About this RNA:
An RNA structure with a sequence from Zika virus, in which 70 nucleotides are resolved. It comes from the structure "Crystal Structure of Zika virus xrRNA1 mutant". It was solved by X-ray crystallography to 3.15 angstroms.

RNA sequence: GUCAGGCCGGCGAAAGUCGCCACAGUUUGGGGAAAGCUGUGCAGCCUGUAACUCUCCCACGAAAGUGGGU
Numbered sequence: 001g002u003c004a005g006g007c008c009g010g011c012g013a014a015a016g017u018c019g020c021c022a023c024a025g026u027u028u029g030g031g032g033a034a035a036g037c038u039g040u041g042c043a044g045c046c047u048g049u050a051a052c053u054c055u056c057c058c059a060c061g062a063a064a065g066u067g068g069g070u
Base pairs, nucleotide, nucleotide: 001042003048004047005046006045007044008019009018010017011016021041022040023039024038025037026036029055030054031053032052056069057068058067059066060065
C1' cells in the first nucleotide's frame, strides 16, 4: 500500500502489462463481503470517494434498547 484515476518509471514487437501488489487466515450472535485486521512475500508516489449488508431463537424492558444462544 491490494477500489478507481493521474504522474513517473520498469518489461514488451505490440493491442498491452507491472506498481498503491500477490497469497493464506481472520471479520459475525449466525452469515456474506473489503480498499477492513493478522502473517509471509513484493514495493512508487499523487488525488477522489468509500467503513457495508441479510437475518433467526430466547430473557428483561411501556419503549428506546440491553443481554443470552449448537